[PDB]
Context: bound to proteins that are not shown
RNA sequence: CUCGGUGUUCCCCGCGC
RNA sequence: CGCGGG
Numbered sequence: 001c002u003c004g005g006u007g008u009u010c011c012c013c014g015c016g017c
Numbered sequence: 018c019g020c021g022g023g
Stems, first nucleotide, its partner, number of pairs: 011023006
C1' cells in the first nucleotide's frame, strides 16, 4: 500500500405505485 | 413519480 469533488437525474437496462 | 443495476 484508505490524505480529491459537500449533495440528486443526462443516457441505457429493469422493477414498482 | 419511486427504487435497483450499468
Molecule: crRNA
Organism: Aromatoleum aromaticum EbN1